[PDB]
Context: bound to proteins that are not shown
RNA sequence: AAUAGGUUUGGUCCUAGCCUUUCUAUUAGCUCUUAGUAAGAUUACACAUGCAAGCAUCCCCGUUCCAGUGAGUUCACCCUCUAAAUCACCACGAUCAAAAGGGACAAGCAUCAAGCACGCAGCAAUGCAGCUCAAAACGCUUAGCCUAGCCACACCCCCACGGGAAACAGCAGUGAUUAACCUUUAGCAAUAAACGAAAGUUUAACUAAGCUAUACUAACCCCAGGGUUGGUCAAUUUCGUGCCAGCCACCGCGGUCACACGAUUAACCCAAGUCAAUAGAAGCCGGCGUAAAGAGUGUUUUAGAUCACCCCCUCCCCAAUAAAGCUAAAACUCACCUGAGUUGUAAAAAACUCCAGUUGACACAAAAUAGACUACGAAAGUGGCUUUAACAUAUCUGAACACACAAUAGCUAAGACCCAAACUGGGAUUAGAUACCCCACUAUGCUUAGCCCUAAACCUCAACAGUUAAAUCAACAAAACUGCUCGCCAGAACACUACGAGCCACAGCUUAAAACUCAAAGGACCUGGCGGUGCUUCAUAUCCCUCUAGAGGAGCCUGUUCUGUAAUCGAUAAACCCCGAUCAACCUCACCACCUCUUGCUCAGCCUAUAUACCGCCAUCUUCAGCAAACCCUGAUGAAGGCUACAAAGUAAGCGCAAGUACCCACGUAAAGACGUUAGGUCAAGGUGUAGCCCAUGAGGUGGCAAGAAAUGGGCUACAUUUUCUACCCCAGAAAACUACGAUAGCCCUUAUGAAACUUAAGGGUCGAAGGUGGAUUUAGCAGUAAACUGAGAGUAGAGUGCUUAGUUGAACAGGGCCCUGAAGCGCGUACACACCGCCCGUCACCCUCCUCAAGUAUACUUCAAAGGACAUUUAACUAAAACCCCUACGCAUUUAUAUAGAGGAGACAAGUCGUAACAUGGUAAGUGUACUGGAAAGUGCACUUGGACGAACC
RNA sequence: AGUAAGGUCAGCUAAAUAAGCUAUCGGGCC
RNA sequence: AUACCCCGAAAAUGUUGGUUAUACCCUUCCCGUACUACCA
Ligand code: NAD
Ligand code: SRY
Ligand code: FME
Repeated sequence: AAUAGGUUUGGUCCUAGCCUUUCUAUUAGCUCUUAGUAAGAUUACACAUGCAAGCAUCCCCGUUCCAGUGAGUUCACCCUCUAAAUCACCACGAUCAAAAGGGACAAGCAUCAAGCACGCAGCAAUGCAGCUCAAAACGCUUAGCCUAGCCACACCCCCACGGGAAACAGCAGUGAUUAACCUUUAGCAAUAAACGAAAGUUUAACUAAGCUAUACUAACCCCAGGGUUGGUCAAUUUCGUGCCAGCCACCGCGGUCACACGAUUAACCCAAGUCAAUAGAAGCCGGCGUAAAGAGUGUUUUAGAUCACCCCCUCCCCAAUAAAGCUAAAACUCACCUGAGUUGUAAAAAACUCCAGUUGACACAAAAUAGACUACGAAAGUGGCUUUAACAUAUCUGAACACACAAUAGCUAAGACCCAAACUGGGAUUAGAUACCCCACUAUGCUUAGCCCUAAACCUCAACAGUUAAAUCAACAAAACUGCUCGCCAGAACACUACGAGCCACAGCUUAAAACUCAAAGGACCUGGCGGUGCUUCAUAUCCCUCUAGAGGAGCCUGUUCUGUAAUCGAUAAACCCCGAUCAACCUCACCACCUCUUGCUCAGCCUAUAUACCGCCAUCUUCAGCAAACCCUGAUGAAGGCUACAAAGUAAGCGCAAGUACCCACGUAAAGACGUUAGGUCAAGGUGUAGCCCAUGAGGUGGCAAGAAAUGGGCUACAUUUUCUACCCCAGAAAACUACGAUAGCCCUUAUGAAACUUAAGGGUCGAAGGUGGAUUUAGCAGUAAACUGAGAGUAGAGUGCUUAGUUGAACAGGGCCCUGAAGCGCGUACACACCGCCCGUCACCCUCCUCAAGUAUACUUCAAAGGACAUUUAACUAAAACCCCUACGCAUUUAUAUAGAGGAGACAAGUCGUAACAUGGUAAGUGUACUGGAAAGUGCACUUGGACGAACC
Repeated sequence: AGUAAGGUCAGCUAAAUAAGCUAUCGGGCC
Repeated sequence: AUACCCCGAAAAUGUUGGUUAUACCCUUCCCGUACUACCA
C1' cells in the first nucleotide's frame, strides 16, 4: 500500500515505522459423515527386489521418442543462410528444422572500477595500435524460465577417448534426512508412439482403479468441532489465584471487586473443518530551512534543457588575490634621573625586587576611529599606507572520486619572538578539584618551503529563468508558488563505526554496510510546574538589618524517639511531639501471663486487616482570591485563549471574598473562608463497603507492667540587688555569698480522697545541688499588644508546672534597604510532567545476545587443456578392394571459506559504586572542528556557529 | 642479646599553658 | 532529607621515682626502629 484502522505525548499537530482487518499455499495442534473430480518426497543424498522396447520371413528400422528431474544456467525469440527428415520415387517447390552469421533477452551488489589482448587493414608477407566500460565493461552471489509450453541436465570430472568407479533425477517401493512422508494395483479395451505390406504384436506412456480434509463441486433422518469473547474486532456468568501462576498480533493485563490469567457457564465467528507458525500477494511521479535528505567551493566533459535570435535597464569606484616596500598608536629592551616597592582581587597567597614611575631611542608582532558603511571575492575569506600585475565566460545546467582551491588546529624543516597561550609547574578554593580564579613558561599563532584536506565550512534555505493571481498557508522560522536540471534522502539506534579501496595523510581523512536490539525515535507548538531566571514594586511583626522579652546553658515537670520489659494503639517535615487525653493507682484498658465460659447484654459478637473503598469531623496552602454553570467570539472550527476606559470580544446566575452579624461603635478582635492540592489525618468517637475469625481474632475474671544508660522537643523555676524576707498593699525596717539568692527534686512524717496510696495531691520538717545568664542557631509580638502579676473554670472519687478563660499594671522600634524566605505584575528559558526530593551522562559487575580483529595450523572448495608439440601414402587394380588407431597436465601453484589461542567492540537487561557532564544564564551559556591532558563523565587552548542572552524611547 | 637513636589522643603537630587539625561521638543546619 | 558545612564533648606527655614552674633533664622498666652477635 485500501473506504481504512490501532499505537509516540502530560497534551496537540506534523512526519514516520511497527502491527491489525483481506486473499492464497505449506506445515503443527485439536477434531472429522459420504459421493464425484483435480492435485499430490523435504532433498541432483544412497538404493534390496520386480517391471518399464520391441517388431519382423533373417537385412534394416526402433530403443536418440515418451516418461523424469531442477544441479547448473542469458544455447529458448526474430531475420539471413542452409543440412538431415516427411510429402512412394528422380526432379520440383512446400513444410519442418539444426549448425553457422547478425540482433534481442533475469535479479541483487559499484565496498566488483578499471579489463588485460579483449582491435583494424591486407590476396599474402606483414603493418598500424588499437578494442570494451560509470548509458555499468570485468567480476561475485542468487535463481530453472517469458509456461497450449520451452531450456538444461541425464552418478561425478562443463565434455567423456580415458579415469573414478559400478549409478531408479523411468513406475511402484525403501533407507537416511526434513517441519514436509501416495499402491512394491490391473489392462493394452480407448488415444499416442514403435515395427510390419498387413491381420496384428508390444509399451509402469497412457487409460481405469487404490491411499491422503491439500483444493473445488454436491449432499446428508442420526451424527460438530476448533478458535475466540479489554480495545482495535463480532461476543462472558460465577468461582479460584493475588505482579505469583500465567496471557496478548499491537496497545497492554495480574500487587484480594481480574469483562484480559486458569476452571466453569453463556455467547460470537467460521464450519468438516478450525487457524498457531511460516512464506507470499498490494510498495517509485513523494520529499530535502528545523523531522531522514542542497553532500565546503568553482570549472568542464559525454549529454540534457528551452530560461539561447528577437527584447531592453547598475561597465567603472568602496575591505578580492599575489609580490615588494613603508609605519601611526601601544609594547619589549637598554640608558639617565628619582623613588622603595611592583604585580594580583569578591578577597588572598605565591611570584618579582638590575623592580616601578617620568623622559628619550627603538619590531620578520598586530592593524583604534572611520564602519550608523555594506563593498570585493567561487567559497574559505577580506577592513593601516603606497605602487605593480590583476578579478573567466554574449544561452543555462553539469562531478565525494577529474582539475584547481579551501578557516582554525596539526605534522616536517629552517628562521623570528612584543604579547597571548594547550601542556606542564607553582599558589589558592574544595569533602575532593587531574576544573573554574591568580602567577610563570612552552608547543603553537608569524615568515619561507612542502604537506594535511577538516568545521554548527550553517544565511542549515542548491544553479538558471519567472510570477504575485488562485485553494495564502499544518506549526515555527526568513510569505507562498511555477518551469527546468543536477545532487541527495526513505523508522530509530548500532554508525562521523567494521571490512575493503584510495590518499606525501600511519592515534589520519574520504567513501561506507550488516547482525543482534526496540515499537518507538523525531520535528514544531500548548498548558502547568520549576529556575543558584530578568525588570519594577513590595513585604509591618515580616524575607534581611533594626526594637523588646525569650530558646538553646543548669535543675525539675512533661511528651517523643532509641534501649529495655512477658506486657497496647494512633499522630509523627512545614501541617507530629502537655498531639487524640478539658488527663492511665483499680476502673478507664484496647496490652501481657494464668484460669474460665460457649446461641454468648444484643433476632449474636469482633479496638480483626484495609483511612490507598468511604461517610462523618478536620489540618494545610488560606496572614489566599479566586470558583463556576450556561451562552458567545477568536485561532482556517488544534491543544488552547479571551485585556486597553480617548477602550480593541466578552457577557455572567451561583459559591467564596465583600457586606451584614457577635463582642465595648464606623476601629479592632472573633467568626467566616469557595473550588482544589498533599490517595494529608483518623476503621481505636460512632457508623460503614470489602476480605477474614466463630470452643475464638469473641466474652468474662485474678494479678501485673508502663522503666530509664542516652538523645531530643516544649514548658516551669532560677541564677538575684529593678533583688531576698516581713509589715503594708506603694513615704518602712532588716537581709545580702560556703547558715546569702536558688528545687514544685530527694529523704522522713502527717493529712485529704478512696475499698486500696513508698506510690496521687497538699502541707510541714530535714536537706541547701547544679546554676553565676547560656555555642551553632532559633521563636513570638505593632498597643491596652509584648512583658510581668493575679483569679476562676472544664473534667475527676482524687489527680497536671497542662488547657480554656476573665482582669490588673503597662513598654520599646516603626525607619532604611533589596541576597536571602515569600508574594504580585509584565517577561525569558526549559530534554521536567511521579513535575528539581524532576530529568539525565560516563567509568567499573554477574548473566544473556550478536559482530569484528587475530598468531600458528588444519580441512574443504575453486581455477588450470579455452594449451602446446610430435606424425605419415602403402599394398592393389581380367568386377574391385584391403590396410590406419600419436605423446604431454595437477602443483610447497591458485581461489575462496571454515575451525581454533588470544584480544576487543556494540546492544539488551538493570544492580551497586565514584561523580554531576547536560536540560533553567543548569550554577564556568551550549556546541562543531582540531590538538594536548585526565579515575570518569570531561577540562583547557585556537578559530567558527546560535540550535544563548543582554531586559530593547531618552534618562 | 648487645650497641646507636628513640617514645604524645586513634593519627599528627605545637606547647609544656597540655592546645590545634583530622579520625570518633552527639547536636545544629535541610 | 542525606552529605558538605557550623557548634560541643570525649581522647594524654610509654613507665619508676629523683629533678625541676613543668618533663623537654636524670633514672627504672616496656615496646619498636637501625645495625650486629647468634642459632637447623
Ligand atoms: P559517479 O558514480 O558519481 O562516479 C563514478 C566515476 O565517474 C568516478 O570516477 C567519478 O569521478 C566519475 N564521475 C562522476 N561524475 C562525473 C561526471 N559528471 N562526468 C564525468 N565523470 C564523472 O559517476 P556516474 O557513474 O554516476 O556518472 C555521472 C555522469 O557522468 C553520467 O551521466 C555519465 O554518463 C557521465 N560520464 C561519466 C564518465 C566517467 O568517466 N565515469 C565519462 C563520461 C560521462
Ligand atoms: C526498550 N528498551 C530498549 N533498550 N530498547 C524501551 O526503549 C522501550 N520504551 C520506549 N519508549 N521506546 C520499551 O517499550 C521496551 O519495552 C524496551 O525494551 C515500552 C512500551 C511498552 O509498554 C510496549 O508497549 C514496553 C513494555 O515499554 O511503552 C511505550 C509507551 N506505550 C504507548 C508507554 O506509554 C511509555 O510509558 C513507554 O513507552 C516509555 O518507555
Ligand atoms: N643436628 C644436626 O644437623 C640438628 C639438630 C638436632 S637436635 C637432636 C641441627 O644442626
Description:
Shown are 1025 nucleotides from a PDB entry: RNA (12S mitochondrial rRNA; fMet-tRNAMet) from Homo sapiens. Ions in the entry include magnesium, potassium and zinc. Bound small molecules: nicotinamide-adenine-dinucleotide (NAD), streptomycin (SRY) and n-formylmethionine (FME). The depositors describe the entry as "mt-SSU in GTPBP8 knock-out cells, state 4". The 2024 paper behind the entry is "GTPBP8 plays a role in mitoribosome formation in human mitochondria". The entry is indexed under Mitochondria, GTPBP8, RIBOSOME. Method: electron microscopy, resolution 2.98 A. The entry became public in 2024. The reconstruction used 36,448 particles. The entry has 31 different proteins, among them Coiled-coil-helix-coiled-coil-helix domain-containing protein 1 and Aurora kinase A-interacting protein.